[PDB]
RNA sequence: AGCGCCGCAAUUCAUGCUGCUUGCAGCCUCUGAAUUUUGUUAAAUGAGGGUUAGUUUGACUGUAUAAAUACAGUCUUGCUUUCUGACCCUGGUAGCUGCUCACCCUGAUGCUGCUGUCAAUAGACAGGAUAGGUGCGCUCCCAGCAAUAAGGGCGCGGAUGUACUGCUGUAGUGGCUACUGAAUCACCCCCGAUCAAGGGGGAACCCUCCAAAAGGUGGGUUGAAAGGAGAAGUC
DNA sequence: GACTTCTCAACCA
Numbered sequence: 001a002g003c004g005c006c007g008c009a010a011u012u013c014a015u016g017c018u019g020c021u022u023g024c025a026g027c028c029u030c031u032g033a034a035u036u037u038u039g040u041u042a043a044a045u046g047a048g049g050g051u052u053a054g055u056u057u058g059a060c061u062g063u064a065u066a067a068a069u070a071c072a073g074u075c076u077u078g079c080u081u082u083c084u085g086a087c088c089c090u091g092g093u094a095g096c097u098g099c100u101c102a103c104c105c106u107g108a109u110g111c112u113g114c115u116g117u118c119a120a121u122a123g124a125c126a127g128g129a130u131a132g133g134u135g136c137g138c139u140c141c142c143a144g145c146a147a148u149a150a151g152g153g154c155g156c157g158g159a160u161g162u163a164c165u166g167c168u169g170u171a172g173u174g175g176c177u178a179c180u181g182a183a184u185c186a187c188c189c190c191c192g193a194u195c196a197a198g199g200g201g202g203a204a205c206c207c208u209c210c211a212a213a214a215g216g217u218g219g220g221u222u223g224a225a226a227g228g229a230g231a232a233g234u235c
Numbered sequence: 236g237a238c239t240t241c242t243c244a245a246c247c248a
Base pairs, nucleotide, nucleotide: 002138003137004136005135006039011034012033013032014031017026018025019024020023048089049088050087051086058075059074060073061072062071063070064069079227080226081225082224083223084186085185092179093178094177095176096175097174098173099172100171101169103153104152105151110145111144112143113142114127115126116125117124118123132141133140155167156166157165158164187202188201189200190199191198203222204221205220206219207218209216210215228243229242230241231240232239233238234237235236
Other pairs, nucleotide, nucleotide, family: 001140cWS007038cWW008037cWW008041cWS014015cSS014016tHS014028tWH015032tWS016030cWS021023cSS039043tHS041042cSS041043cWW046047cWS050183tWS052186cWH053197tWS054083tWH054223cWH055224cWH056225cWH057226cWH058076cWW065068tWS065069cWW088182cSS090129tWS092180cWW102154tWW106150cWH107108cHS107146tWS107149tWS108146tHS119120tHS119122tWS128131tWS134137tWH134138cWH148172tSS159163tWS161162cSS161163tHS192197tWS208217cWW212213cHS
C1' cells in the first nucleotide's frame, strides 16, 4: 500500500418526526439508510488456552391497551447452545507414535513474533495477554526460519547396475494414552454435594418506615440472549 | 461444517 469491519464527521434521504388533507411539506431531535472522506476525536470494534446443574432471557391467572405491550399474584428445575464479565494457566511425569532433514537458489492460504532482568544463536527466572503493522483484523504487509506447498542446480558415499538409495541426531515440529498442577465462579468469602443439596457469613446502592437531627427498621438489586431433537447419507 | 431425507400412533388387551 490492498481488502473486510468499527466508530467519527460535515452530505442527501426514510425505515424515522411533526401537520392535517392521510400523502403531501419541512425540519434531522430520537431511530435508522445510502462508496462521503477522515482516525488526538474518545470510538466503537478486537485479546492465546481453560474454569460455574452460574444469573436473565420462563409458564399459569387477572388487568388498561385493537393487539404489541406495562403491572399484579401463584409456581419454578438444574437440558443443549451464543455472547458479556471475573478468575486460573502459559505447565510436570512418563511412555509410545506421526511428518520432515547432504548442500544451494525462488519462498507458500507455511511457522515464529508480549514485557522486564540474566544470557551466545539457544535458553533460565520473574510477570503475562491492549502478544509484529493500521482504530481493529486478514489467506495482506514487516523481520527471522523455511526440510516439514509446489519447483530448479549440483555434491559426495552405496548399488552387478539399468533400478533405487544413505549423508539421521543425544534433530526440528506435531499427535495420542495414562497419572496430577490452578481456577469448579456470576457482588464477595467459608462449609458441603457433583446420579443432586444446599446451608451460612459478609460488601456497596436504592426504596418503605421509626423519625427529633443523628441513628435504627424491613424489602429489593449488584450482565444478558437462543433453541426441534433423534437417526442415517452427500458435498 | 453446510445441505439432504425420514419419523414425530392411538385404541385395546